Released in 2025, the model rests on electron microscopy data to a resolution of 2.59 A. 16S rRNA, nucleotides 1 to 879 from Pyrococcus furiosus: 847 nucleotides with solved positions. The 2025 paper behind the entry is "Pan-modification profiling facilitates a cross-evolutionary dissection of the thermoregulated ribosomal epitranscriptome". Entry title: Structure of P. furiosus 70S ribosome grown at 95 degC. It holds a match to the Rfam family "Archaeal small subunit ribosomal RNA". Rfam 15.1 lists 709 matches to the family in 491 species. Its Rfam clan is "SSU clan". Gene Ontology terms of the family: structural constituent of ribosome and ribosome. Keywords: RNA modification, cryo-EM, ribosome. Among the 60 different proteins in the entry, which are not shown, are Large ribosomal subunit protein uL5, Large ribosomal subunit protein eL20 and Large ribosomal subunit protein eL33.
Context: one part of a larger RNA, bound to proteins that are not shown
């Protein structure tokens, strides 16, 4: 955490 | 994370989050809401 | 007590008010004083 | 006898509809209790409640 | 009095801001004229005539004056 | 307070 | 009576 | 009155006071609200 | 009325 | 309510 | 903002209803009765039954 | 419990 | 005068702030 | 606070306060 | 456990 | 005024995912 | 420490056949 | 941590509803063809 | 090859 | 869904 | 050519609570 | 509580703009058609 | 206009 | 629409 | 219909079957019914499915060269 | 002198 | 609109489901 | 019907009906496949082969031959 | 068969 | 892989 | 661009 | 125009 | 549609894989  | 002796992919299952309704086990206190 | 049941209810309460809109009854008091006549409380129309 | 009880309280059955919501008409309509201005209140008769039987 | 109640009957005698009448105001509708007025525009308001229909009140309560009449306020 |  | 205002109908 | 807001086409045809005039009734009101007559319309 | 009529499910709509 | 938005999904309690 | 008052149609009074705690019938469910008759409906606030996994004081 | 907001009745207290 | 409303009572309704010692 | 320990913690002593009861 | 103050009157709360 | 006096459990412990090769 | 393809345990992989870090129990831990 | 688990139900998760923003030779998927 | 884009 | 007034 | 879409400005709207800030009041905060 | 901004995916009275889409009109060959 | 082709009857 | 090609059947 | 006599056909091998009514084979003639052999080529031409023997007629659609409409 | 691509039913 | 299939008329050499 | 096989409803072999062939219809399906929908633009070449134009050079003057190029099809 | 594209055959 | 199964 |  | 995990199933049942 | 068959076209349930391309 506009992830994985 | 799960398809192979091993590997790349489609592609659904599952997990991790947040409300709600019941429900097991447990419970020391105060405020304030449109429960 | 929204999700099934806007299903069904004992009980007790949840629209009463005005007396300065009207005659009435009861009770106190002030009495003329057989007359009757004024008032403030209360009730129920 | 005047007023008020048609509002507040609780429900989402029905309802896919000018019900909702928003924006515009009613020159096509009704409204007791409020508010304002102009007027007006003249003459009559009848039962009943209560109460008693 | 009547009825187990729920609920009710019959005769006397009363008042109201109850209820009915009448009158005048007024309302509705139709004809036939004049435009005075709001409106963005008059089946509309108003004003003069005519034919009808409807069809108003509680001068009641209360207090304070006032001889009395009568006069103030809710 | 009433039309 | 004449107009609002107030809750509505359409 | 315009104007917004849901699925199912293994639901393809619906309507007959229905669409709309012309005259009235009734409504507090304009309206097929409803009547009666004239067309086929929505 | 194929720009989804009509009949059928389903559901009070809306601020939120 | 949820999501970073797009959105999707509910619309009982208080107007 | 809209509907409903057990499911339904009706009308009275009122400015306002065809009216949750007014009225009259049908239809289901009940209660009192001396057997002739008479009433009732908490989707009001508490309280109860039933209904389910599922929701409270008769101040 | 109607003592605060309110709505019905009342000139008002209530 | 009003089970509208206010106000206590039951309830692991939804939020804030503490404690079970230093 | 001091001191022991099988030191994120428990005993032992000796002091402080009261949100809560 | 006790005292005010608190509430319509109680309770909670709040100051000792 | 009195006095630490009255007050901690729930799941988990192969990996994913934090936690024992007893 | 106790069962031994049983009894179990698993949201998915997957454990458990007499040397289970997985099942049930004590001691430890980790949110 | 006075909370902590066990079921259902709805978003993320999911570019597995794609406007933004997915695919359709061999994995699901171009009509037989005009 | 018709609505449609 | 071609280009210019 | 005209401004229907489309763009800028500019009155009359789209109750209120909810939402986001500042500040101020219950001890701060929920309100 | 005071004020300030959003929300109710918009609706509606008016006034400017004319590039790009729509609509009206006028020239065109590149696209597609005809010999 | 001149040319290709198992187009088709 | 007319003319052929080989091949294979049968008599 | 001539010729000719004993097998022929088929299979890994065989047998069903043809054959003395004269089969296979060979030679001269008559019938009939499909198909166009090599050339033939990831050659051509059709939206596709699909089209291969030569002549005539009918016809459909592409490519090329077009200061053409 | 834009008469054009694709084409939901529908037709060969 | 390959093949195959079905109605109705024809033909049927070679191949040849069923047999 | 004959083989083969444990069994052969089959492969293998001899016969053989529909059928495959022409007319007028029906049916509307295939691995109907380039498992690839269609129009436009635009992104090194290199190398075959069809068609059509061009330019050049051979010719036996052939509608013949060889290279180049342009387009517009087919292949790696 | 470059430059890209795809899991990856291509 | 210009006869895309690259980008619009 | 369908 | 089609696709939304493998059967079920291209089946049931309903229309043409 | 004469049939044979064509065109539309799902739900209970089950399952963790099913498929693809290459060492």
């Nucleotide at each position: 955490a506009u992830u994985c | 994370g799960g398809u192979u002796g091993a590997u790349c992919c489609u592609g659904c299952c599952g997990g991790a989050g947040g409300c709600c309704a019941c429900u097991g086990c447990u419970a020391u206190g105060g405020g304030g809401g449109u429960c | 007590g929204a999700c099934u049941a806007a299903g069904c209810c004992a009980u007790g309460c949840g629209a009463g008010u005005c007396a300065a809109g009207g005659g009435g009854g009861c009770g106190u008091c002030c009495c003329u004083u057989c007359u009757g006549g004024g008032a403030c409380g209360c009730c129920a129309c | 006898g005047g007023c008020g009880g048609a509002c507040g309280g609780c429900u989402c059955a029905g309802u896919a509809a000018c019900a909702c919501g928003u924006c515009g008409g009613u020159a096509a309509c009704c409204u007791a209790c409020c508010c304002u201005c102009g007027g007006g209140a003249g003459g009559g008769g009848g039962a009943u409640a209560a109460c008693c039987c | 009095g009547g009825g187990a109640a729920a609920c009710u009957g019959g005769g006397g005698c009363u008042a109201a801001u109850c209820c009915c009448c009448c009158a005048u105001a007024g309302g509705c509708c139709u004809g036939g004229g004049g435009u005075a007025c709001u409106g963005g525009a008059a089946g509309g308001u108003c004003c003069c005539c005519a034919g009808g229909c409807c069809g108003a009140a509680a001068g009641g309560g209360a207090g304070c004056c006032g001889u009395a009449a009568g006069g103030c306020u809710c | 307070g009433c039309c | 009576g004449a107009g609002g205002a107030u809750g509505g109908g359409c | 009155g315009g104007c917004g807001g849901c699925c199912g086409a293994u639901u393809a045809g619906g309507u007959a006071g229905u669409u709309g005039g012309u005259g009235g009734g009734g409504u507090a009101a304009c309206g097929g609200c409803c009547c009666a007559c004239c067309a086929a319309g929505c | 009325g194929a720009a989804g009529a009509u009949c059928g499910g389903u559901a009070c709509g809306g601020g939120c | 309510g949820u999501g970073a938005g797009a959105g999707c999904g509910g619309g009982a309690g208080c107007c | 903002g809209g509907a409903g008052a057990u499911g339904g149609a009706c009308a009275c009074u009122g400015a306002g209803a065809c009216a949750c705690g007014g009225g009259u019938c049908c239809a289901g469910g009940c209660c009192c009765u001396a057997c002739g008759g008479g009433g009732c409906g908490c989707a009001g606030c508490a309280g109860g039954c039933g209904c389910g996994a599922a929701a409270c004081c008769u101040c | 419990g109607c003592a605060a907001u309110g709505c019905g009745g009342g000139a008002a207290a209530c | 005068g009003c089970g509208a409303c206010g106000g206590g009572g039951g309830g692991a309704c939804c939020c804030c702030c503490a404690g079970u010692g230093c | 606070g001091u001191g022991c320990c099988u030191c994120u913690g428990g005993c032992a002593c000796g002091g402080c306060u009261u949100u809560u009861c | 456990g006790g005292a005010g103050u608190g509430u319509a009157a109680a309770a909670a709360g709040c100051u000792c | 005024g009195g006095g630490a006096a009255u007050a901690a459990g729930g799941g988990c412990u192969g990996g994913g995912c934090a936690a024992g090769g007893c | 420490g106790g069962u031994g393809g049983c009894a179990g345990c698993c949201g998915c992989c997957g454990c458990g056949g007499u040397a289970a870090u997985a099942c049930c129990g004590g001691c430890g831990g980790c949110c | 941590g006075a909370g902590u688990g066990g079921u259902g139900g709805c978003c993320a998760c999911u570019a597995u509803u794609a406007u933004u923003g997915g695919g359709c030779c061999u994995a699901a998927a171009g009509c037989g063809g005009c | 090859g018709u609505a449609g884009c | 869904g071609g280009g210019c007034c | 050519g005209u401004a229907a879409g489309u763009c800028c400005c500019u009155g009359g709207c789209g109750a209120a609570a909810u939402c986001c800030c500042a500040c101020g009041g219950c001890u701060c905060a929920a309100c | 509580g005071u004020g300030g901004g959003g929300c109710u995916c918009g609706c509606u009275g008016g006034g400017g703009a004319u590039a790009c889409u729509g609509c009206g009109g006028g020239c065109c060959u590149u696209g597609g058609g005809a010999c | 206009g001149g040319g290709a082709g198992a187009g088709g009857c | 629409g007319g003319g052929g090609g080989u091949a294979c059947c049968c008599c | 219909g001539g010729g000719g006599u004993a097998g022929g056909g088929g299979u890994g091998a065989a047998a069903u079957c043809c054959u003395a009514u004269a089969a296979u084979c060979c030679c001269g003639g008559g019938g009939g019914g499909a198909c166009c052999g090599c050339c033939a080529g990831u050659g051509g031409c059709g939206a596709a499915g699909g089209c291969g023997c030569c002549c005539g007629g009918c016809u459909g659609g592409a490519a090329c060269g077009g200061g053409u409409c | 002198g834009a008469c054009g691509g694709u084409g939901a039913g529908g037709g060969c | 609109g390959a093949a195959g299939g079905c109605c109705a008329g024809g033909g049927g050499a070679g191949c040849g489901a069923a047999c | 019907g004959g083989a083969u096989u444990a069994g052969a409803u089959a492969c293998c072999c001899g016969g053989g009906u529909a059928g495959u062939c022409c007319u007028g219809g029906c049916u509307g399906u295939a691995a109907a496949g380039g498992a690839u929908g269609c129009g436009g633009g635009c992104u090194a070449g290199g190398u075959g082969u069809c068609g059509g134009g061009c330019g050049a050079g051979c010719u036996u003057c052939g509608a013949g031959c060889u290279c180049g190029c342009c387009c517009g099809g087919u292949g790696c | 068969g470059u430059a890209g594209g795809g899991a990856a055959g291509c | 892989g210009u006869u895309a199964a690259g980008c619009c | 661009g369908c | 125009g089609c696709c939304u995990g493998g059967g079920g199933a291209g089946u049931a049942c309903g229309g043409c | 549609g004469c049939a044979a068959g064509g065109c539309u076209g799902a739900a209970a349930c089950u399952u963790a894989a099913a498929g693809g391309a290459a060492u």